[PDB]
Context: bound to proteins that are not shown
RNA sequence: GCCUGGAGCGC
DNA sequence: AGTCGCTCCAGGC
Numbered sequence: 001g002c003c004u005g006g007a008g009c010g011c
Numbered sequence: 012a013g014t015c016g017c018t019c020c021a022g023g024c
Base pairs, nucleotide, nucleotide: 001024002023003022004021005020006019007018008017009016010015
Other pairs, nucleotide, nucleotide, family: 011014cWW
């Protein structure tokens, strides 16, 4: 960095 | 079984 997956803050 | 916008983390490549 991308990708996948997981978080739930904000509007 | 309201909407969409914006980070964050684990991990592989």
Entry title: Crystal structure of DNA polymerase alpha catalytic core in complex with dCTP and template/primer having T-C mismatch at the post-insertion site. The RNA with a sequence from Homo sapiens, together with DNA, has 24 modelled nucleotides. Baranovskiy et al. published it in Proc.Natl.Acad.Sci.USA in 2022: "Structural and functional insight into mismatch extension by human DNA polymerase alpha". The structure was determined by X-ray diffraction at 2.9 angstrom resolution and released in 2022. Crystals were grown from: 0.8 mM zinc sulfate, 8.8% v/v PEG MME 550, and 50 mM MES pH 6.5.